[PDB]
Molecule: HISTONE MRNA 3' STEM LOOP
Formats: sequence, C1' cells, structure tokens
RNA sequence: GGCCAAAGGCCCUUUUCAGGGCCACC
Repeated sequence: GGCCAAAGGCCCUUUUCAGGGCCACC
C1' cells in the first nucleotide's frame, strides 16, 4: 500500500448479549 472483521448516512438510550428515531434506499 493492500486485504480482513464491522458497515445505508446520521442520531438517542444503560430495555446494553438490548431498545429506538430522522432522512436515504420509493
């Protein structure tokens, strides 16, 4: 330099081995 894991762009929450919002993707 590259490849990998994660990955829509952002955002909130200790429902946190969790829940949720806005716009985009019609």